[PDB]
Context: one part of a larger RNA, bound to proteins that are not shown
Molecule: 28S rRNA, nucleotides 1299 to 2343
Organism: Homo sapiens
C1' cells in the first nucleotide's frame, strides 16, 4: 500500500464489462484537395498514352522517340456578356517598374593602435565615430490594366455614322508594377468511398410452406349405462254437447346425470437447471349434436383464414421463412495492441429544427521564417577614447507621475421624486369647536430614488515616428505674404519616471465546446451537499506532508540518490518529537472538554465559581439573626360586596414624639389578635444591591453497539495568553548522476615547433646591457633524431539553468515482427528454428545477448526497401481447461 480497463464533475465503489490460458483481432486503401518537408528541370516543366527497339531467366522491366509537346498546369486579367485587355522615369533626348521610412549584408572611413629610442618616410593588419549604396520582407504613398459610374471637350476615316478612339476626377476585381512554376516522393489534416472494429429496429426483390394449426368441400369411422316423459294411441269414468277425468302406452329433445372421446375449471397443487421449450394428480366442463375424427382437396404473406382472442398461418405473426439488395444507417454503446524524450488543453463567443452533435473564434502543439544581444579577445588579461558624462531598440496581468472617466458602498430626506410617524403654530372656507390648509419643526424607508460621494478600478501620456530651423507644393481653404495639409534641406543625444524582460511574424493544426469547488460581491428560494451570475485561485490533468478518513482545505507542487534545513502540523502511548524542576491563570461536568474547512446546538436561566462595572449603607454604628417602651383619639376621605388589626375604586394629616401606620405586615361583613415597622443601649466590623462576561451546568430526545481517531487525560494529556528545545515534506540549500533546453558555446592548429591586443624592414640619427686594446655582434635546434590521446564533424568536448501532467501534438527508437533488394569469403547435422530453465549478465525502458536442457533443418547481423506489423479489456471470436 482498496481491482484493473470505461464512461463522468466526481470510481475502491452498493456503476458497468471482466472464471482462466493459447490464438485470432481494430484508422486501411483508392481518388481529390490543401500546406509542410526532399529532390530534379526551371519560364517552362512532364510522356502518363501510343510508338521503337537480340528471341518473353530476371524483364510485365529498363531504354530511346520530339518541339511525336497532342495535350494539361503555369507564363494575364476583368466583365453576366458583347468584349477590352497591365511603362514608367529623367528633361526631343537618356533612362527602363517611381518614392518615403526602416533594413540582414557589403562600401567609405576621419580618428586611433605597435615593434631598444627618436628622425624622416614607406608596405599589410586592428579598432573605429560618421557617411555611402540598400536584398528579401512590412507599413505608406503614387503610377497602370478591366467593371462601373459622374464630369468633359478632342481626335481619326474606304463606310461620316444611332461610327471608331481618347482624357479628368471617384469606387468595384480572386490583377500589374523583370515571372515560379511543373514534375516526383514523404508527411498531416480534411472528405467521397463497406472507410478505425462491432451493433439496430426497419425499407425493398425474388422465392420456400396448410406434415401444426384455422376455414371450406369430398370420402370414410366413431359415441356404455341411467333420468325426466312431448305428440300419436287404447281402455274405463262424466257430459245434453263442446268436452274433461283417470290409468297405461308411447318414445320427442342443440334434454339431464353420468362412461369411451373431447376440452381444460380451480387448487393460484406438483414441476419450475422439469418426464416435458406447457407435462402431470386431483377436482372440473360437455358427451346425439353448431359432436369428435382419419385420409384426401382449396386457400400464400399487406396476402390467407378468423362463432373475432389481433386469433391462427411447420415451438416464428399487430404483417411467417428462406436468400440477396448489404459490411443497409446510426449526432448511440462498447472496444482500439510496443518504450522512452519534449510541449500541454478546454467545458467558453456568434451561428445551426441548435440543446447526447456541429461550424465558428479562442484555448494547444509542429514547422519555420526575419531580427536582436552577441559570441569575445591561444594561456595571457575590465577597458584603450572625444578634465565630464553616457552605455540600443522595443515589450510588461506591475508601480509612480501627470490626466481624463464612472454613481456602487456609504450617506442624504428641515434637498427634488416616492414611502411615512407626532405634536406645535397660523387662519383664509362648499368640513361640520373638529379636521382640511399653511408655515416652522419631527420618527423612520428606497434594487427599478437624489445634491453629494469613496475604497478598488477603467483609458491616455512620459520623445528622434520628436524637437528648432529654412524653403517648396496645392484644383482645400481665404481680406492677407491667411488657414490647412504635404514635401525638401539643414540643425539638435543628458536616449528625457521605477523595476524587469530578448523580440516581431507566417503557416498548418489536434483535442475541446457536459465542467465543479472555495474566499469576497451576488439573484431565486424557509432552506438544501439547491438553482443561477461577477472576480481570483483550484480541482479536472496532480502525485507529495498535515486535516485519523476525504477530488477541492493548510503547506508545499514532482528527474534517481546523500547530506542539512524548514513550511503548514505536532511532540502522554498508539506515532517521529517536551524524559522542559517550562511561565501565570481559568474549570468538576451523576450527558466535562479537546483546535480551519468539519461534521452538531438557541432563547432564557444558575446565592456554580472567577473576574469587572455603577450605586448604597457603615463605631452621631449598618448587614443577618434573637428582641428591650417597640403602635395609636384620625375609624377619616373610600363607605354598611372592604374599618374604633389588617381592602379588588379617586386615597394620603397628627401621636399630648425619643421615631412611627387613615398600610406590607396573624387572608380580613369580625372590640378577631399577636408586639413587624423605627430605635438608644445589646451583640460591635464592614456589607447590601443592579449590572456585566469568563468557564462549567439546567434547557438538551431515536432507533445494530461506539467514537475529541483509539487508549485514556482532571498539581492536565483540557480551555486562555505565552517561552525555549525539538521532530519531518517530493518544499529550500551544498554535492553526485540521467536527461532536456539554452549558449547560432568551443575543436579542421594531429602546428614538439605551432605561437600575433599590429607587425616587418631599409638606409637617417642613438641608448643600455654585451665581447676593450678606445675598434667589433645572430645562435638556420638538436650528447638524445624523438615527444600520450583525439575529429563515426550525423563526432567529441565544456558552460548555466532545468525535469507534474489527462486529451491532445511532436522528436528519437542500436525497440520488436514478416518479406524483398542488397551486403557480411556470416551462422548451421561437430546441431538451425523453436521451446524450458532456482544459470550469467546488459539495457531508465522497449528488449537483447551468453549458458545449460530440450529438439532435428534450416536460420540471422548491418545498409536500404515493404507491410494483413506488437493487445487484458470488446456480454470480443474459435479452441482447451
Nucleotide at each position: 500500500a482498496c481491482c484493473c480497463g470505461u464512461c463522468u464533475u466526481g470510481a475502491a465503489a452498493c456503476a458497468c464489462g471482466g472464471a482462466c490460458c493459447a490464438a485470432g483481432g481494430a484508422g486501411u486503401c483508392u481518388a481529390a484537395c490543401a500546406c509542410g518537408u526532399g529532390c530534379g528541370c526551371g519560364a517552362g516543366u512532364c510522356g502518363g498514352g501510343g510508338g521503337c527497339u537480340c528471341g518473353c531467366a530476371c524483364g510485365a522491366a529498363a531504354g530511346c522517340c520530339g518541339c511525336c509537346g497532342u495535350g494539361g498546369c503555369g507564363c494575364a486579367a476583368u466583365g453576366a456578356a458583347g468584349g477590352u485587355g497591365a511603362a514608367g522615369g529623367c528633361c526631343g533626348g537618356c533612362c527602363g517598374a517611381g518614392g518615403u521610412g526602416g533594413g540582414a549584408u557589403c562600401c567609405c572611413g576621419a580618428g586611433g593602435c605597435c615593434u631598444c629610442u627618436c628622425c624622416a618616410g614607406u608596405c599589410c593588419g586592428c579598432c573605429g565615430a560618421g557617411g555611402g549604396c540598400g536584398c528579401a520582407c512590412c507599413a505608406c504613398c503614387g503610377g497602370c490594366c478591366c467593371g462601373u459610374c459622374u464630369c468633359g471637350c478632342c481626335c481619326g476615316c474606304c463606310g461620316c455614322g444611332c461610327c471608331g478612339g481618347g482624357g479628368a476626377g471617384g469606387u468595384g476585381g480572386a490583377g500589374c508594377a523583370c515571372g515560379a512554376g511543373c514534375g516526383c516522393a514523404c508527411g498531416u489534416g480534411u472528405u467521397a468511398g463497406g472507410a478505425c472494429c462491432c451493433g439496430a429496429a426497419a425499407g425493398a426483390u425474388g422465392g420456400u410452406g396448410a406434415a401444426c394449426u384455422a376455414u371450406g368441400c369430398c370420402u370414410g369411422g366413431g359415441c356404455a349405462g341411467g333420468g325426466c316423459g312431448a305428440a300419436g294411441c287404447c281402455a274405463g269414468a262424466g257430459g245434453a254437447a263442446a268436452c274433461u277425468c283417470u290409468g297405461g302406452u308411447g318414445g320427442a329433445g342443440g334434454u339431464c346425470c353420468g362412461u369411451a372421446g373431447c376440452g381444460g375449471u380451480c387448487c393460484u397443487g406438483a414441476c419450475g437447471u422439469g418426464c416435458a421449450a406447457a407435462u402431470c394428480g386431483g377436482u372440473c366442463g360437455u358427451c346425439c349434436g353448431a359432436c369428435c375424427u382419419g385420409g384426401g382437396u382449396a386457400u400464400a404473406g399487406g396476402g390467407g383464414c378468423g362463432a373475432a382472442a389481433g386469433a391462427c398461418u411447420a415451438a416464428u405473426c399487430g404483417a411467417a421463412c428462406c436468400a440477396u439488395c448489404u459490411a443497409g444507417u446510426a449526432g448511440c454503446u462498447g472496444g482500439u495492441u510496443c518504450c522512452c524524450u519534449c510541449c500541454g488543453a478546454a467545458g467558453u463567443u456568434u451561428c445551426c429544427c441548435u440543446c447526447a452533435g456541429g461550424a465558428u473564434a479562442g484555448c494547444u502543439g509542429g514547422c519555420g521564417c526575419u531580427c536582436u544581444c552577441g559570441c569575445a579577445g591561444a594561456c595571457c588579461c575590465g577597458a584603450c577614447g572625444c578634465c565630464c558624462g553616457c552605455c540600443a531598440c522595443g515589450c510588461a496581468g506591475u508601480u509612480u507621475u501627470a490626466u481624463c472617466c464612472g454613481g456602487u458602498a456609504a450617506a442624504g430626506c428641515g434637498a427634488a421624486u416616492g414611502a411615512u410617524u407626532a405634536g406645535a403654530g397660523g387662519u383664509c372656507u362648499u368640513g361640520g369647536u373638529c379636521a382640511a390648509c399653511c408655515u416652522a419643526u419631527u420618527c423612520u424607508c428606497a434594487a427599478a430614488c437624489u445634491u453629494u460621494a469613496a475604497a478598488u478600478g477603467g483609458g491616455u501620456a512620459a520623445g528622434a515616428a520628436g524637437c528648432c530651423c529654412g524653403g517648396c507644393u496645392c484644383g482645400c481653404u481665404g481680406g492677407c505674404g491667411u488657414g490647412g495639409a504635404g514635401c525638401c534641406g539643414g540643425g539638435c543625444g543628458u536616449g528625457g519616471a521605477a523595476u524587469g524582460c530578448g523580440a516581431g511574424u507566417g503557416c498548418c493544426u489536434a483535442g475541446u465546446g457536459g465542467g465543479c469547488c472555495a474566499c469576497u460581491u451576488u439573484u431565486g428560494g424557509u432552506a438544501a451537499g439547491c438553482a443561477g451570475a461577477a472576480c481570483u485561485g483550484g480541482c479536472g490533468c496532480u502525485g507529495c506532508g498535515g486535516g485519523a478518513u476525504g477530488a477541492a482545505c493548510c503547506g508545499a507542487a514532482c528527474g534517481c540518490c546523500g547530506g542539512g534545513u524548514u513550511a503548514a502540523g505536532g511532540c502522554g502511548c498508539c506515532c517521529g518529537a517536551u524524559g522542559c524542576c517550562g511561565a501565570c491563570g481559568c474549570u468538576c461536568a451523576u450527558c466535562a472538554g479537546a483546535c480551519c474547512c468539519c461534521a452538531g446546538a438557541a432563547a432564557a436561566g444558575g446565592u456554580g465559581u472567577u473576574g469587572g462595572u455603577u450605586g448604597a449603607u457603615a463605631u452621631a454604628g449598618a448587614c443577618a439573626g434573637c428582641a428591650g417602651g417597640a403602635c395609636g383619639g384620625u375609624g377619616g376621605c373610600c363607605a354598611u360586596g372592604g374599618a374604633a388589626g389588617u381592602c379588588g375604586g379617586a386615597a394620603u394629616c397628627c401621636g399630648c414624639u425619643a421615631a412611627g401606620g387613615a398600610g406590607u405586615g396573624u387572608g380580613u361583613a369580625a372590640c378577631a389578635a399577636c408586639u413587624c415597622a423605627c430605635c438608644u443601649g445589646c451583640c460591635g466590623a464592614a456589607u447590601c444591591a443592579a449590572c456585566u462576561a469568563g468557564c462549567c451546568c439546567u434547557g438538551a430526545a431515536a432507533a445494530u453497539g461506539g467514537a475529541u481517531g483509539g487508549c485514556g487525560c482532571u498539581g492536565g494529556a483540557g480551555c486562555g495568553u505565552c517561552g525555549g528545545g525539538c521532530c519531518c515534506a517530493u518544499a529550500c540549500c551544498c554535492g553526485g548522476c540521467c536527461g532536456u533546453c539554452g549558449c547560432c558555446g568551443g575543436c579542421a592548429g594531429u602546428c614538439g615547433a605551432g605561437a600575433g591586443u599590429g607587425g616587418a624592414c631599409g638606409g637617417g640619427a642613438g641608448c643600455g646591457g654585451c665581447g676593450g686594446g678606445c675598434c667589433g655582434g645572430a645562435g638556420c635546434c638538436c650528447c638524445g633524431c624523438g615527444g600520450a590521446c583525439g575529429c563515426u564533424a550525423c563526432g567529441c568536448c565544456g558552460c548555466g539553468a532545468c525535469g507534474a501532467g489527462u486529451a491532445g501534438g511532436a522528436g528519437g527508437g542500436c525497440c520488436g515482427c514478416u518479406g524483398c533488394g542488397g551486403u557480411g569469403a556470416g551462422c548451421c547435422u561437430u546441431g538451425a528454428a523453436g521451446c524450458c530453465u532456482a544459470g550469467g549478465g546488459c539495457g531508465c525502458g522497449g528488449g537483447c545477448c551468453c549458458g545449460g536442457g530440450u529438439g532435428g533443418a534450416g536460420c540471422c547481423g548491418c545498409c536500404g526497401c515493404a507491410g494483413g506489423u506488437g493487445c487484458a479489456g470488446a456480454u470480443c471470436u474459435u479452441g482447451g481447461u